[PDB]
RNA sequence: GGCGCUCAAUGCUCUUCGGAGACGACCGCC
Numbered sequence: 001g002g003c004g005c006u007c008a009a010u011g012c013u014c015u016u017c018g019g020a021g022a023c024g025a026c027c028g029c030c
Stems, first nucleotide, its partner, number of pairs: 001030004006025002012021003
Other pairs, nucleotide, nucleotide, family: 005026cWW006026cWW008009cHS009023tWW011022cWW015018tWS016018cHS
């Protein structure tokens, strides 16, 4: 640096409030 994991947090943002979109860090391994 990267891949990944969990947490972040059922949160956050937009919204026709239906739904949709994206987001932090811890840390595993390399």
An RNA structure (Hepatitis C Virus Internal Ribosome Entry Site Fragment), in which 30 nucleotides are resolved. On the sample the depositors note: T7 polymerase RNA synthesis. Keywords: cytosine mismatch, EIF3, HCV, internal loop, IRES, S-turn, RNA. The PDB entry is titled "Conserved RNA Structure within the HCV IRES eIF3 Binding Site". NMR data were recorded at pH 6 and 298 K. The structure was determined by solution-state NMR and released in 2002. Primary citation: Collier et al., Nat.Struct.Biol. (2002), "A conserved RNA structure within the HCV IRES eIF3-binding site".